[PDB]
RNA sequence: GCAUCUGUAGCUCAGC
RNA sequence: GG
RNA sequence: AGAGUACUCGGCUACGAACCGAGCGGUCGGAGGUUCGAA
RNA sequence: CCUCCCGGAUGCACCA
Numbered sequence: 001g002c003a004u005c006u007g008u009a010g011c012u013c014a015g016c
Numbered sequence: 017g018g
Numbered sequence: 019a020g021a022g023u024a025c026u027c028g029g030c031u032a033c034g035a036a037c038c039g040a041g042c043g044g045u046c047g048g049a050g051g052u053u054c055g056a057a
Numbered sequence: 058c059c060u061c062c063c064g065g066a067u068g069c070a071c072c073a
Base pairs, nucleotide, nucleotide: 001069002068003067007063011022012021013020026040027039028038047062048061049060050059051058
Other pairs, nucleotide, nucleotide, family: 004065cWW006064cWW008014tWH009010cHS010023cWW017053tWW018055cWS019046cWW020044tHS024042cWW025041cWW029037cWW030036tWH072073cHS
C1' cells in the first nucleotide's frame, strides 16, 4: 500500500 | 438533496 | 440536519420506581472546490 | 455531491 466499513450530541444508529 |  | 438511555425542569399520587410533557446540545472524523441549498 | 488527508477494523498483500 488493496478491498472495504465504523465517518453521529456527553455514548450509540439514521437522509447522498 | 429539504 | 434528527431519535434512546442521558442531565435538568415540571406532571406523577400518599410516594417509591418506570411512566408523561418540556426544553438543554451536535462543527458534521477534517481540508478544499459543490449548485438556490449536501451533515 | 465528489477529492485528499485521520484513526478504525476485517479479510488481504509484502517485508532485503

Method: X-ray crystallography, resolution 3.16 angstrom. The entry became public in 2018. The RNA (tRNAArg) from Escherichia coli K-12 has 73 modelled nucleotides. The entry is indexed under translation, ribosome, decoding. Rfam match: tRNA. Crystals were grown from: Tris-OAc, KSCN, PEG-20000, PEG-550mme. It comes from the structure "Structure of T. thermophilus 70S ribosome complex with mRNA, tRNAfMet and cognate tRNAArg in the A-site". The entry also models magnesium and zinc ions.